[PDB]
Context: bound to proteins that are not shown
RNA sequence: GACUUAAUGUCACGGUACCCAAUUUUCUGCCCC
RNA sequence: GGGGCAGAAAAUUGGGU
Numbered sequence: 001g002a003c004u005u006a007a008u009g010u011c012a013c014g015g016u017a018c019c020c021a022a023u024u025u026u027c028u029g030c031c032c033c
Numbered sequence: 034g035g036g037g038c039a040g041a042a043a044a045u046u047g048g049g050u
Stems, first nucleotide, its partner, number of pairs: 017050005024043004029038003
Other pairs, nucleotide, nucleotide, family: 012014cHS023044cWW033034cWH
C1' cells in the first nucleotide's frame, strides 16, 4: 500500500425476536402358599 | 421355606408474525 471508503448530504440509538399454550393424565404403600 | 415391586404408558414442541 492493497485486501475495503468516497467526500458539499448515512434519523439504522429508524425497528423490544414479540404473541398463544396449567409438567400435567391415570395409580390404595399394598400383600400368603 | 422365601420379601415382591421402588416407577409404567403418554406428551417433550406446534402455530403465527
Shown are 50 nucleotides from a PDB entry: RNA from Candidatus Scalindua brodae.
The depositors describe the entry as "Structure of the SbCas7-11-crRNA-NTR-Csx29 complex".
The entry is indexed under Complex, RNA-binding, RNA BINDING PROTEIN.
Released in 2023, the model rests on cryo-EM data to a resolution of 3.1 angstrom.
Protein in the same entry: CHAT domain protein and RAMP superfamily protein.
Primary citation: Wang et al., Nucleic Acids Res. (2022), "Target RNA-guided protease activity in type III-E CRISPR-Cas system".